[PDB]
101-nt histone H2a mRNA element from Mus musculus: 31 nucleotides with solved positions.
Protein in the same entry: Splicing factor 3B subunit 1, PHD finger-like domain-containing protein 5A, Splicing factor 3B subunit 3 and Splicing factor 3B subunit 5.
Primary citation: Zhang et al., Nucleic Acids Res. (2025), "A common structural mechanism for RNA recognition by the SF3B complex in mRNA splicing and export".
Keywords: mRNA splicing, nuclear mRNA export, RNA BINDING PROTEIN/RNA, RNA BINDING PROTEIN-RNA complex.
Taxonomically the source falls in Mus (Eukaryota, Amniota, Boreoeutheria, Rodentia).
It comes from the structure "Structure of SF3B core in complex with the 101-nt histone mRNA(SF3B-101-nt histone mRNA)".
Context: bound to proteins that are not shown
């Protein structure tokens, strides 16, 4: 580096748990 | 475009 294969795995666009600030 | 796992040319 090639070809692959499994887990009703993710696909969610930013989230938030106690706080800023003279 | 992503968390892991195992398969030899």
């Nucleotide at each position: 580096g090639c070809g692959c294969a499994u887990c009703a795995u993710c696909c969610c666009g930013c989230g938030c748990c106690a706080c800023c600030u003279g | 475009a992503a968390g892991a796992c195992g398969c030899g040319c």